């Protein structure tokens, strides 16, 4: 220097497959429990997906131009 993947809750992952209506653990708050904390046992939460451009049952699931990462190759006189 080229190739091929990802860019979602405060953190780590499903939903990128399956174009409609954004999920699960963990952390946060607020009760109970115990003299206190801790566990542990009820509720309660914010995300519209890296950033701009289109076009449709409809853009997060199409691509493309930048940015950030992970992996490959960067070889023969």
């Nucleotide at each position: 220097g080229g190739u091929c993947c990802g860019g979602u809750a405060g953190u780590u992952c499903a939903g990128u497959u399956g174009g409609u209506u954004a999920g699960a653990a963990u952390g946060c708050c607020u009760g109970c429990c115990u003299g206190u904390c801790a566990c542990g046992c009820a509720g309660g939460a914010g995300g519209u997906c890296g950033c701009g451009g289109g076009u449709u049952c409809g853009a997060g699931u199409c691509c493309c131009g930048u940015c950030c990462g992970g992996a490959c190759c960067g070889c023969c006189a």

Shown are 77 nucleotides from a PDB entry: RNA (tRNA) from Bacillus subtilis subsp. subtilis str. 168. The 2022 paper behind the entry is "Inhibition of SRP-dependent protein secretion by the bacterial alarmone (p)ppGpp". Rfam match: tRNA. About the family: Transfer RNA (tRNA) molecules are approximately 80 nucleotides in length. Entry title: Cryo-EM structure of a Bacillus subtilis MifM-stalled ribosome-nascent chain complex with (p)ppGpp-SRP bound. The source organism's lineage runs through Bacteria, Bacillota, Bacilli, Caryophanales and Bacillus subtilis subsp. subtilis. The entry has 50 different proteins, among them 50S ribosomal protein L33 1, 30S ribosomal protein S18 and 50S ribosomal protein L21. It was solved by cryo-EM to 3.33 A.